[PDB]
C1' cells in the first nucleotide's frame, strides 16, 4: 500500500 | 444491490 464473492448496532452518496 | 469514506482481519507482492 493494493485487492478481497472478509467482518461490524455499522457510516456515507446515489439508479 | 452498487459506488465511495473509515477500523479490523486474511491475500499478494
Nucleotide at each position: 500500500u493494493c485487492u478481497g464473492a472478509c467482518g461490524g448496532u455499522a457510516c456515507g452518496u446515489u439508479u | 444491490a452498487a459506488c465511495g469514506g473509515g477500523c479490523g482481519c486474511a491475500g499478494a507482492a
Description: Released in 2000, the model rests on X-ray crystallography data to a resolution of 1.6 angstrom. The RNA has 28 modelled nucleotides. It comes from the structure "CRYSTAL STRUCTURE OF THE RRE HIGH AFFINITY SITE". Crystals were grown from: LITHIUM SULFATE, MAGNESIUM SULFATE, SODIUM CACODYLATE, pH 6.0, VAPOR DIFFUSION, HANGING DROP, temperature 293K. Primary citation: Ippolito and Steitz, J.Mol.Biol. (2000), "The structure of the HIV-1 RRE high affinity rev binding site at 1.6 A resolution".